[PDB]
Method: electron microscopy, resolution 2.82 angstroms. The entry became public in 2019. Shown are 753 nucleotides from a PDB entry: RNA (23S ribosomal RNA, nucleotides 1249 to 2004) from Pseudomonas aeruginosa. Entry title: Pseudomonas aeruginosa 50s ribosome from a clinical isolate with a mutation in uL6. The work is reported in "Structure ofPseudomonas aeruginosaribosomes from an aminoglycoside-resistant clinical isolate" (Halfon et al., Proc.Natl.Acad.Sci.USA, 2019). The source organism's lineage runs through Bacteria, Pseudomonadati, Pseudomonadota, Pseudomonadaceae and Pseudomonas. Rfam match: Bacterial large subunit ribosomal RNA. Rfam links the family to the GO terms structural constituent of ribosome and ribosome.

Context: one part of a larger RNA, bound to proteins that are not shown
Formats: sequence, structure tokens, C1' cells
RNA sequence: AUGAGUAACGACAAUGGGUGUGAAAAACACCCACGCCGAAAGACCAAGGGUUCCUGCGCAACGUUAAUCGACGCAGGGUUAGUCGGUUCCUAAGGCGAGGCUGAAAAGCGUAGUCGAUGGGAAACAGGUUAAUAUUCCUGUACUUCUGGUUACUGCGAUGGAGGGACGGAGAAGGCUAGGCCAGCUUGGCGUUGGUUGUCCAAGUUUAAGGUGGUAGGCUGAAAUCUUAGGUAAAUCCGGGGUUUCAAGGCCGAGAGCUGAUGACGAGUCGUC
RNA sequence: UAGAUGACGAAGUGGUUGAUGCCAUGCUUCCAAGAAAAGCUUCUAAGCUUCAGGUAACCAGGAACCGUACCCCAAACCGACACAGGUGGUCGGGUAGAGAAUACCAAGGCGCUUGAGAGAACUCGGGUGAAGGAACUAGGCAAAAUGGCACCGUAACUUCGGGAGAAGGUGCGCCGGCUAGGGUGAAGGAUUUACUCCGUAAGCUCUGGCUGGUCGAAGAUACCAGGCCGCUGCGACUGUUUAUUAAAAACACAGCACUCUGCAAACACGAAAGUGGACGUAUAGGGUGUGACGCCUGCCCGGUGCCGGAAGGUUAAUUGAUGGGGUUAGCGCAAGCGAAGCUCUUGAUCGAAGCCCCGGUAAACGGCGGCCGUAACUAUAACGGUCCUAAGGUAGCGAAAUUCCUUGUCGGGUAAGUUCCGACCUGCACGAAUGGCGUAACGAUGGCGGCGCUGUCUCCACCCGAGACUCAGUGAAAUU
Repeated sequence: AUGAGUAACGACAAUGGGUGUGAAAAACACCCACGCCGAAAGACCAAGGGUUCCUGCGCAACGUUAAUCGACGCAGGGUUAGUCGGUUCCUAAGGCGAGGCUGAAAAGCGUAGUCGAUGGGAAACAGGUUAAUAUUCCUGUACUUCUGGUUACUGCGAUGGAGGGACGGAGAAGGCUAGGCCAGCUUGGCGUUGGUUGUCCAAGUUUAAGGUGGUAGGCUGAAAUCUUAGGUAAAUCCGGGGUUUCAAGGCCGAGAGCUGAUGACGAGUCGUC
Repeated sequence: UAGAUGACGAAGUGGUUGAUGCCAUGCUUCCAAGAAAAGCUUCUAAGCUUCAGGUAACCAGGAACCGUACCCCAAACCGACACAGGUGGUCGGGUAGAGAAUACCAAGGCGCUUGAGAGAACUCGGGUGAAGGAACUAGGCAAAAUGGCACCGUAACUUCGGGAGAAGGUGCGCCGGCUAGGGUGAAGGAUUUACUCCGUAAGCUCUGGCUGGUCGAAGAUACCAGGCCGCUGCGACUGUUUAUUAAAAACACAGCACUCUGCAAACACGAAAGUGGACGUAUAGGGUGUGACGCCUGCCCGGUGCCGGAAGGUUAAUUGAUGGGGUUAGCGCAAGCGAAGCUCUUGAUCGAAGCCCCGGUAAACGGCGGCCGUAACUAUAACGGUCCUAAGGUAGCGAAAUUCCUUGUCGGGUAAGUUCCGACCUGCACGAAUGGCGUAACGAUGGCGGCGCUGUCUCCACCCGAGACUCAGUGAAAUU
């Protein structure tokens, strides 16, 4: 080439005008209106991707059509941390493994070890800010941990010992809180067609961590003294045994309250351009 | 310059309902008995000279490096694509609602990157349908139907739990009248004097009970949301499987039985070391078959396996008795013999297990065959002969998931029934853990029948969207 300018153009949520820009608009942008999702067709974290993000300029090619638009081309910009994640600390499965056992060789398995998170170990929350970053920047208020100093009295010290971390399935009372709703209060309104000064309508009625509090509630004997074949050494620690006194100690633990905050946020008003 | 910004900036309170969040790594309970290690608290050791080190206060200072944009119910990841697919975790408003279902919406997001017409056949996804109501068909496949909550009622059978939401029936909206409480709350009274008790009341909210009236064809009015019943086969059940044509009757399973294994276990993976079994120990562990439960699980040890048994035959390597051959020192005029060494063959004796023998063992692998005559009319065959084998199928069950003939015959169901159910027994060719018979409950299981229900059908008519057709843009394919 032919098939053939044929089949298709990717869920049957859905589009209609106006205005602009443009060389040209069904498709871009804005306005008005219509639909659609709404345990998502919404917001977000991990993985995976790797600039796709934003702004200028563009439209050849890519976009199942056109494109002035784009996750596309060119060029610039953008990613701010003691507290969020990782590194760093710790280990599980499993890996590797000094020496070592074994094996024609290559190597296999493994002890000491030391890697290995999907788990365990410090701590930041609100409000601003933009083209694009924000628990990171700004403002306010915290928190945790380390280092160097000076003061005072002073037993310091390990991987070793104990403690703790430290944990199952299910089922429930309860107690709160976020959130919801109603009422009040503030501001605006007085309705294109009956009524609507009202017992009416619309919006807003926010405020965190943290400090102080130690509550509802959960678990629980407590102190002193004497001794000890145990925790491969020791131990004032733990474990074991004996004696005495007493009934409330203690350890956790929401949330309410107060404080953070006569601050930020706030419908909007005023003023500049 | 319709908006960008500076200052000022109102109200900012009370009641109820409240979680799947928090107390809570709590409490109760049950077996299946529920991470390690560090940080942290504490104790001493070896040491220190017991300055160092520790513990509080105060002061000053510090907290490195790396990732942060953007997408994650995705056009940015995984699907060769801007692909109806897949992709872990977190949040979660109103009204109706049990609900995170569902329907309409909020915050928020979007109109799924070809459109314009047109309104043929046909095709797809729907809506309604006269009169019939499964006549369709392999088959009610599809569809139509049922659908909730409260109350009433509910059979056979059963393992006593069930079946069961069996079957079936009644009420349901709205607005009033009268009336029973619950929970919050607190005016004040008690003393352990405050995050406390008691208990008034309103307000708010949650449930009733009984009577009326009332509107529509219709009140779980939409979405949502079981169809049911009667015989049977199979498999006890929940589970699993052929990713991509088979979800089942297959596998698994609790339960059962056999058999192995005394611990450095049998066994498995490893040229081995080792490791699993198992940091278990015969109530344990491996293999095998069967597959809950109920009643049971018959006969045969010849073959083959497995287990044990004497000890007779056979029998391997290894032993190396004996015989024979090859070489040569030595006598004989020649001729022919030939020792010893070395060597090649032969191979007597000594050789174990296994096998041949003896016995057991079938919830070991397996097997459970035939020919004919005989009584109350009398055809039938208990009773009696006949060959073989190890022994010829016991209960049960049976035309079957098995039966060729075969649509066997008889009964039922239908107008009519090769299917179905109940029998019969002439079982080609059932049969007892490759288990035999039953069996409540449970199946997206196989087969029959019924009620409802209907466009399955008679026999299709119309309507609604999406293609088809035309217009504009882009623009394949197999084949030849």
C1' cells in the first nucleotide's frame, strides 16, 4: 500500500449562557446558573516516583479532536527543625561471623561477636506569613537533654547481680473528653409574588501545648530490727527465715477548675492607594 | 490601585447529647498461656589515694548531619497508555438511619480532553404492559417476587443445641386529649469544712401506656431490605483447591485404628560437620489408611510384604590343599627324561546375611469361583450329589454417583413422567476403616415436585437513555 477516511476517540456526574484573551475558543480563565462526589471523586501519612511543584515566555511534537490550556517545551525560582521522620542507642526473625568443626576445591555450618525494624529508648504548641516551605521561617508561650563554670556537704565505680521496660484473645461496666445540637448574646437584615418589628432570618458566638491541681478511679499491707546453704566474686540491692507496732501509708491516674490569655483569632468599621 | 494594605475591631455564655478518643499496658474472664535487648532505677566488684567521681543550687553556653517541594481512593506508584484494574495506615459533620449501609446534603472537590445533530433496522443497559401464567427451556437460566421493627403464632424430625426468621398473621403516617417514669440539674440542711453529700424545682433530653380525630388507592410509601415449602443422592459440620474455562461429591477436618520410635529416637535435609524432630521423651514423636455421630466392622495367611524361628541345604569376597602346564641344573654316542627356584593355571577346606524351609500377621497389599435332581394340583429348591481353591461374601444395602439388557416390573405423582419418590431382587459388575448401613444440623452441592411470582413463553407492543446513521476533527485492524 489494501482494508478505509471505515471502527473507534476509554464507564451513559451533565451541561447552558455571558464576559475576556486570542490569529482563531464547545474545551483556557472569570462571572451567573445547573448538575455530581461527600466513610469520598474530601483532607493526610508510609512506600514507590524523582522536580511532576510555582512563576514568566511558548504550542512544533506529546494531549485519542482544537487549544490561547497542560503532569508538554525553554528559563528562572522554591524544600529552613534540639522537639516531625531518619542517623545515632537497643534488640526480633534472619544474616554475616575472628578463631573453630567439617568439606576434592569452590565452600557449609557455627562460638565470641556485630549487623538487622515492621518493635523498644529525651522533648512544641497556638497564631501569623506566599507564587511556591512551614509543628521547620516570624511572634508568643513551653519542653527535653548535653557541655563548661563557681558554692557546699560528700562513697564513686562495670557490660557483672537484682529491679523495671514487658506486652495474649475476648467481654463489659462506668467516668470523662472531642464533636454535635438547642438556647442566650452580638452584628447585619426587613424581603422582586400573599405575609414577614417578630415568639422572624443569616452569620459569628474561637482560644493550644504547657504549668498548677492529684479528682472519678486501679493496684497495694507499711515501718523498724535480727539473721541468711541463694542471685556462678561481692553487695548496704534482691530473694529466704524469725520478732515488734499500726491501719493509712504509698505508687499510678483521666478529666473538671485556675493559669497560659486585660494575649492571639474574630463579623466587620475607619483610613490610604 | 472591583480589590491590596495600616490602625481600630462586637459577642465570645449556658444547657443537653456524646463517642470507635482518654482513664485503660485498668477491671472481669478463657485457654491456645501470650517478643527480646537497651535506655531507666539500684547493688557491689576490680580499682581510687579516697582531690577524681557523684548529688543539688546558681551562672553562662550548646543540641551536629540527613529528609522536607509535589503526586498517593493516583495522569506523578505497579499495570507498554493521561489504561473502568490494583495499592498499607490515619481523620470523619448534618437530617433520616441500628449502622462507617443507604438517600439527600456541609467543609471540601469535581463536570471523568472529541463534539454537533438525527431519533431507521439492529445491539446494549433500563421502564411499563391487555388476556394467559413456565405452555419457554437441557434446566424457572434470566427476570419478577419476598424484604424492617414490635407483637401473636409456628410442623415433621432432632445429637435436645436446634430446626426456626419454619410456615403464617396483625399494627405502622400525621395531629391532638389524658397519663407513668428515667437521666442531668440544684434552693437550701448536714461537717471529715469542699473536685462532698442529701434532695428540692425549672430548663434540656430519653422511653412509654391508653383513647380519639384525620388525609390519601396506598403510612417499614423513596433508597435500603429473606422468597418459601415437600421428597431424595452425596459430603457430618466452619475451612481449602485447578492465579486465567472445573469450588465440587474433590482435599482438609475432629474422631478412629494400624505400625514404627527408649533418646545421640524413628524420621528428614545435609559428600560431612551440623540442624529440624525438640530444649520435646511413649498421654511423646514420625508414617499410613479411614474420616463427626449411632449401630457395626463378616470369612481367607495360599501370592506378596512385614514380624519371629531353628538350624539342614545353597552362597560372596578372602583363604590357598592338590593336580597339571612353562622354563633348567644334571645322565645317556645319539635318542629321552628332568631336581630346585621362579612362574601360569586349577582350585579342596574356612566364609555371613539373604534365599529355599517353619510359624504368625489382613483398620498389611490383597482375595471372597461353579454344574445339575428332589414334597400337600404342583412349576419352583430347603434338603443331596459334583470340580477347584487360601476361602468362596455374613450383617446390612440394592435397577444404586454402581444395573448391560433397560424407558426391567409394580405402586404414587401428571391429561400424558426415559427423570423423581416407595418397593421388588434376575447384584452384567454392592458390601463392611480404597469402610457397610443410617443420620439432626450445615452446603453459592446433584436430581424431582409445589405455592407465590412474573415478557421465560403465546407474541411481542410501546417508551427511556447509550451505539448505530449524517456532519466536523483525529484516525486503527486482521487479511491481500